[PDB]
Solved structure of RNA, together with DNA, 106 nucleotides shown. The entry also models zinc and magnesium ions.
Context: bound to proteins that are not shown
RNA sequence: UCAACUUCG
DNA sequence: CGTAGGCACGTCTGCTCGGCTCGAAGTAGCCGAAGTTGATGAAGAAGAACTCAC
DNA sequence: GTGAGTTCTTCTTC
DNA sequence: CTACTTCGAGCCGAGCAGACGTGCCTACG
Repeated sequence: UCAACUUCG
């Protein structure tokens, strides 16, 4: 820096 | 008068465009936050260094 | 002593 | 997953126009 996932209201 | 021939016009066919329906490609899909986690590259070619080697 | 062979390492490439 | 949107194809369908068969007329022998 991109991606993913997990949360919050 | 008697047929013929020619032209005019009703039907038939072709075309021309227009419209009218099916279908297939493109754009959109909430606001805000907080974490951590991983991956940005491996294969070939060239050059150089060394050792033995001869 | 110097040529040749081998191995390895470092820099493009798909 | 709708989902509304475009464009476009193919089709197809009808409507219109032009060509042609057949009747009517005029015109002659």

The entry has 15 different proteins, among them DNA-directed RNA polymerase II subunit RPB7, General transcription factor IIF subunit 1 and DNA-directed RNA polymerase II subunit RPB11-a.